An RNA structure with a sequence from Homo sapiens, in which 30 nucleotides are resolved. It was solved by X-ray diffraction to 2.79 angstroms. Crystals were grown from: 0.012M Sodium chloride, 0.08M Potassium chloride, 0.04M Sodium cacodylate trihydrate pH 5.5 45% v/v (+/-)-2-Methyl-2,4-pentanediol, 0.002M Hexammine cobalt(III) chloride.
[PDB]
RNA sequence: GGCACUGGAAGUGCC
RNA sequence: GGCACUGGAAGUGCC
Numbered sequence: 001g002g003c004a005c006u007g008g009a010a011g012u013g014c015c
Numbered sequence: 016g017g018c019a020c021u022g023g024a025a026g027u028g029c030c
C1' cells in the first nucleotide's frame, strides 16, 4: 500500500 | 420486528 471477511445512526426493497 | 442490498477515518484476518 492492497485484499478478504465482520460491523455501524441511517436509508432502499420484500415480508 | 425480520431478510437482502448500500453504509466512516472501525474491527478481526491475510498479502
Stems, first nucleotide, its partner, number of pairs: 001030006010021006